[PDB]
Context: bound to proteins that are not shown
RNA sequence: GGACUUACCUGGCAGUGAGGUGCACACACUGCAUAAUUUGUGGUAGUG
RNA sequence: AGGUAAGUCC
Numbered sequence: 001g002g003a004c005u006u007a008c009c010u011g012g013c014a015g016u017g018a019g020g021u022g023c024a025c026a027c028a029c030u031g032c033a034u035a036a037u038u039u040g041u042g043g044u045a046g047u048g
Numbered sequence: 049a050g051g052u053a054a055g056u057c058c
Stems, first nucleotide, its partner, number of pairs: 001058010012032006
Other pairs, nucleotide, nucleotide, family: 003055cWW
């Protein structure tokens, strides 16, 4: 290298893809949170 | 879901 086991760190929300229905988790896109201290709604004002 | 760490096998 590959598989599993345990522990630790992490984890925003929604719509669509997605075709029995529902839930969970991941990926893709699209939104929202997002105009309140660290970039996307001003103390860099343009003032000679 | 994924990373890491420690262990078990391939």

The RNA (U1 RNA variant (48-MER) with 4-helix junction replaced by kissing loop (HIV-1 (Mal) DIS) and shorter stem-loop 4.) with a sequence from Homo sapiens has 58 modelled nucleotides. Method: X-ray diffraction, resolution 3.3 A. The entry became public in 2014. The source organism's lineage runs through Eukaryota, Craniata, Gnathostomata, Amniota and Homo. It comes from the structure "Minimal U1 snRNP". Crystallisation conditions: Minimal U1 snRNP at 4 mg/ml in 300mM KCl, 20mM KHepes, pH 7.5, 5mM MgCl2, 1mM DTT, 0.15 mM polyamine-9 mixed 1:1 with 7% MPD, 180mM KCl, 5mM MgSO4, 50mM NaHepes pH 6.4. Streak seeded. Primary citation: Kondo et al., Elife (2015), "Crystal structure of human U1 snRNP, a small nuclear ribonucleoprotein particle, reveals the mechanism of 5' splice site recognition". The entry also models zinc, magnesium, potassium, chloride and sulfate ions.